An RNA with a sequence from Faecalibacterium prausnitzii: 99 nucleotides with solved positions. It holds a match to the Rfam family "PreQ1-III (pre queuosine) riboswitch aptamer". The literature on the family includes a 2014 paper in Chem Biol by McCown et al., "Structural, functional, and taxonomic diversity of three preQ1 riboswitch classes". Gene Ontology term of the family: queuosine biosynthetic process. Entry title: Class III PreQ1 riboswitch mutant delta84. Lineage of the source: Bacteria > Bacillota > Clostridia > Oscillospiraceae > Faecalibacterium.
[PDB]
RNA sequence: GAGCAACUUAGGAUUUUAGGCUCCCCGGCGUGU
RNA sequence: UCGAACCAUGCCGGGCCAAACCCAUAGGGCUGGCGGUCCCUGUGCGGUCAAAUUCAUCCGCCGGAG
Ligand code: PRF
Numbered sequence: 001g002a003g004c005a006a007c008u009u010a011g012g013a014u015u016u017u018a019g020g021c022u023c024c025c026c027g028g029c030g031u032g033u
Numbered sequence: 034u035c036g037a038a039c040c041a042u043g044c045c046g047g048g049c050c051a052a053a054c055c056c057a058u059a060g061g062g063c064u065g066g067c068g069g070u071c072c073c074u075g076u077g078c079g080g081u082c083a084a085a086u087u088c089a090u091c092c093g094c095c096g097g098a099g
Stems, first nucleotide, its partner, number of pairs: 001023004011088006024048009053081003056077007
C1' cells in the first nucleotide's frame, strides 16, 4: 500500500484511528538443488 | 562439490499509523520595520487522550394474522 470481522469512546448508521486476523510490495539474512 | 543469479521455503526490517490540546518550527493573512498577539496551512520516532460526519429516534419483550 489493497482487504475482512469484531468492538470502546458513543442510541443508530457511515467513516477515520488503536489493536486482531487476511493479503500484496520493496530491500535483506539462513536452508535447499 | 565451489560460486553467480534463478526459483523454493523459513525468518529480519520497511511501505500502516486518526481527532484534539501543549509547546516547537516554516509559511500565509497581516506584513515600513520593530516586539507582541490572533486566526489559517504544513511539519515535528516531542509530550497527553480515540475521534469525525450524519438521521432523529433506535433496540428487547409482549402484541397480532399467520
Ligand atoms: N475500538 C476501535 N478504535 C479504537 C479503540 C477501540 O476500542 C481504541 C481504544 N480506546 C482506540 N481506538 N474501533
It was solved by X-ray diffraction to 3.04 angstrom. Keywords: PREQ1, QUEUOSINE, THREE-WAY HELICAL JUNCTION, APTAMER, METABOLITE, TRANSLATIONAL REGULATION, HL(OUT)-TYPE PSEUDOKNOT, RIBOSWITCH, RNA.